This is an experimental structure of RNA, with 24 nucleotides shown.

[PDB]
RNA sequence: GGACUCCGGUCC
RNA sequence: GGACUCCGGUCC
Repeated sequence: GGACUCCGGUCC
Repeated sequence: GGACUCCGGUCC
RNA backbone atom coordinates (compact mmCIF):
# COMPACT_ATOMS: atom_id res chain seq x y z
O5' G A 1 -0.84 2.79 2.36
C5' G A 1 -0.65 3.32 1.05
C4' G A 1 -0.67 2.24 0.00
C3' G A 1 -1.91 1.36 0.00
O3' G A 1 -2.96 1.95 -0.74
C1' G A 1 0.00 0.00 0.00
P G A 2 -4.48 1.82 -0.24
O5' G A 2 -4.87 0.32 -0.57
C5' G A 2 -5.03 -0.12 -1.91
C4' G A 2 -5.52 -1.54 -1.90
C3' G A 2 -6.71 -1.79 -0.99
O3' G A 2 -7.92 -1.38 -1.58
C1' G A 2 -5.08 -3.41 -0.57
P A A 3 -9.16 -0.98 -0.64
O5' A A 3 -9.58 -2.38 -0.03
C5' A A 3 -10.08 -2.50 1.28
C4' A A 3 -10.02 -3.94 1.71
C3' A A 3 -10.61 -4.23 3.07
O3' A A 3 -12.02 -4.37 3.02
C1' A A 3 -8.47 -5.20 2.94
P C A 4 -12.91 -3.87 4.25
O5' C A 4 -12.68 -4.98 5.38
C5' C A 4 -12.97 -6.35 5.15
C4' C A 4 -12.33 -7.20 6.21
C3' C A 4 -12.76 -6.90 7.64
O3' C A 4 -13.99 -7.51 7.97
C1' C A 4 -10.42 -7.05 7.55
P U A 5 -14.94 -6.82 9.06
O5' U A 5 -14.10 -6.83 10.42
C5' U A 5 -13.84 -8.04 11.11
C4' U A 5 -12.99 -7.77 12.32
C3' U A 5 -13.54 -6.73 13.28
O3' U A 5 -14.56 -7.25 14.11
C1' U A 5 -11.24 -6.34 12.92
P C A 6 -15.72 -6.29 14.64
O5' C A 6 -14.96 -5.23 15.55
C5' C A 6 -14.42 -5.61 16.80
C4' C A 6 -14.14 -4.40 17.65
C3' C A 6 -15.20 -3.29 17.58
O3' C A 6 -15.65 -2.95 18.90
C1' C A 6 -13.01 -2.41 17.41
P C A 7 -17.20 -3.13 19.27
O5' C A 7 -17.25 -2.64 20.78
C5' C A 7 -17.17 -3.55 21.86
C4' C A 7 -16.30 -3.01 22.96
C3' C A 7 -16.56 -1.58 23.38
O3' C A 7 -17.68 -1.47 24.24
C1' C A 7 -14.22 -1.97 23.22
P G A 8 -18.89 -0.48 23.89
O5' G A 8 -18.19 0.93 23.63
C5' G A 8 -17.50 1.59 24.68
C4' G A 8 -16.62 2.68 24.13
C3' G A 8 -17.33 3.75 23.32
O3' G A 8 -18.01 4.68 24.13
C1' G A 8 -15.40 3.07 22.17
P G A 9 -19.38 5.36 23.64
O5' G A 9 -18.96 6.28 22.42
C5' G A 9 -18.08 7.37 22.62
C4' G A 9 -17.69 7.99 21.31
C3' G A 9 -18.83 8.49 20.44
O3' G A 9 -19.28 9.76 20.87
C1' G A 9 -17.35 7.23 19.12
P U A 10 -20.75 10.30 20.52
O5' U A 10 -20.71 10.58 18.96
C5' U A 10 -19.94 11.65 18.43
C4' U A 10 -20.07 11.69 16.93
C3' U A 10 -21.49 11.70 16.39
O3' U A 10 -22.09 12.97 16.48
C1' U A 10 -20.26 10.12 15.21
P C A 11 -23.69 13.11 16.58
O5' C A 11 -24.21 12.67 15.14
C5' C A 11 -23.98 13.49 14.00
C4' C A 11 -24.39 12.76 12.76
C3' C A 11 -25.81 12.24 12.75
O3' C A 11 -26.78 13.23 12.54
C1' C A 11 -24.39 10.54 12.00
P C A 12 -28.25 13.03 13.15
O5' C A 12 -28.90 11.86 12.27
C5' C A 12 -29.04 11.99 10.87
C4' C A 12 -29.42 10.66 10.24
C3' C A 12 -30.73 10.05 10.72
O3' C A 12 -31.88 10.63 10.13
C1' C A 12 -29.06 8.39 10.70
O5' G B 1 -28.83 -3.63 16.11
C5' G B 1 -29.63 -4.52 15.35
C4' G B 1 -30.28 -3.84 14.18
C3' G B 1 -29.33 -3.12 13.22
O3' G B 1 -28.77 -4.00 12.27
C1' G B 1 -31.07 -1.66 13.82
P G B 2 -27.29 -3.75 11.71
O5' G B 2 -27.44 -2.52 10.72
C5' G B 2 -28.12 -2.66 9.49
C4' G B 2 -28.05 -1.38 8.72
C3' G B 2 -26.65 -0.83 8.51
O3' G B 2 -25.97 -1.46 7.45
C1' G B 2 -28.03 0.89 9.30
P A B 3 -24.37 -1.61 7.49
O5' A B 3 -23.82 -0.15 7.19
C5' A B 3 -24.05 0.48 5.95
C4' A B 3 -23.65 1.93 6.01
C3' A B 3 -22.23 2.19 6.47
O3' A B 3 -21.27 1.98 5.46
C1' A B 3 -23.68 3.62 7.63
P C B 4 -19.83 1.36 5.81
O5' C B 4 -19.02 2.57 6.46
C5' C B 4 -18.76 3.76 5.73
C4' C B 4 -18.45 4.90 6.66
C3' C B 4 -17.24 4.71 7.57
O3' C B 4 -16.02 4.95 6.90
C1' C B 4 -19.04 5.53 8.84
P U B 5 -14.68 4.17 7.33
O5' U B 5 -14.32 4.78 8.75
C5' U B 5 -13.98 6.15 8.88
C4' U B 5 -13.95 6.55 10.33
C3' U B 5 -13.01 5.75 11.21
O3' U B 5 -11.66 6.18 11.10
C1' U B 5 -15.10 5.87 12.25
P C B 6 -10.43 5.16 11.30
O5' C B 6 -10.35 4.98 12.88
C5' C B 6 -10.15 6.08 13.75
C4' C B 6 -10.32 5.63 15.18
C3' C B 6 -9.51 4.41 15.57
O3' C B 6 -8.21 4.76 15.96
C1' C B 6 -11.75 4.12 16.27
P C B 7 -6.92 4.15 15.22
O5' C B 7 -5.84 4.09 16.39
C5' C B 7 -5.24 5.27 16.90
C4' C B 7 -4.55 4.99 18.21
C3' C B 7 -3.64 3.77 18.22
O3' C B 7 -2.35 4.01 17.70
C1' C B 7 -5.06 3.68 20.08
P G B 8 -1.80 3.14 16.47
O5' G B 8 -1.97 1.60 16.90
C5' G B 8 -1.27 1.05 18.00
C4' G B 8 -2.04 -0.08 18.62
C3' G B 8 -2.07 -1.40 17.87
O3' G B 8 -0.87 -2.14 18.05
C1' G B 8 -4.25 -0.89 18.59
P G B 9 -0.28 -3.07 16.89
O5' G B 9 -1.33 -4.26 16.75
C5' G B 9 -1.50 -5.19 17.81
C4' G B 9 -2.71 -6.06 17.54
C3' G B 9 -2.64 -6.89 16.28
O3' G B 9 -1.91 -8.08 16.47
C1' G B 9 -4.70 -5.76 16.36
P U B 10 -1.15 -8.79 15.25
O5' U B 10 -2.30 -9.31 14.28
C5' U B 10 -3.12 -10.41 14.64
C4' U B 10 -4.06 -10.75 13.51
C3' U B 10 -3.42 -10.95 12.15
O3' U B 10 -2.84 -12.22 12.01
C1' U B 10 -5.27 -9.54 11.92
P C B 11 -1.62 -12.45 10.98
O5' C B 11 -2.31 -12.41 9.54
C5' C B 11 -3.27 -13.37 9.18
C4' C B 11 -3.90 -13.02 7.86
C3' C B 11 -2.95 -12.76 6.71
O3' C B 11 -2.40 -13.95 6.17
C1' C B 11 -4.59 -11.10 6.73
P C B 12 -0.95 -13.92 5.47
O5' C B 12 -1.18 -13.12 4.12
C5' C B 12 -2.03 -13.64 3.10
C4' C B 12 -2.23 -12.62 2.01
C3' C B 12 -0.97 -12.08 1.35
O3' C B 12 -0.42 -12.96 0.39
C1' C B 12 -2.42 -10.29 1.86
Keywords: Mismatch, base pair, RNA. Entry title: RNA duplex containing CC mispairs. The structure was determined by X-ray diffraction at 1.2 angstroms resolution and released in 2022.